Method: electron microscopy, resolution 3.65 angstroms. The entry became public in 2024. This is an experimental structure of RNA with a sequence from Homo sapiens, with 54 nucleotides shown. The organism belongs to Homo, within Eukaryota. The work is reported in "Structural basis for activity switching in polymerases determining the fate of let-7 pre-miRNAs" (Yi et al., Nat.Struct.Mol.Biol., 2024). It was solved together with Terminal uridylyltransferase 7 and Protein lin-28 homolog A. The reconstruction used 226,379 particles. It comes from the structure "Human terminal uridylyltransferase 7 (TUT7/ZCCHC6) bound with pre-let7g miRNA and Lin28A - complex 2".
Context: bound to proteins that are not shown
């Protein structure tokens, strides 16, 4: 080498994008005026877990 299952990094796919009228030269998000809640972020490689080996 053997059954197993997630600690930090990145890409590639995800929940958001309800509640707004006007802006911002290749120099500038703005006064949210109503949506309702007992509800707190998922997938592969990067060497770090805690259980059975025999």
């Nucleotide at each position: 080498u053997u059954g197993u299952a997630c600690a930090g990094u990145u890409u590639g796919a995800g929940g958001g994008u309800a509640u707004a009228u006007g802006a911002u030269a290749c120099a500038a998000c703005c006064c949210g005026g109503u949506a309702c809640a007992g509800g707190a972020g998922a997938u592969a490689a990067c060497u770090g877990u805690a259980c059975a080996g025999g």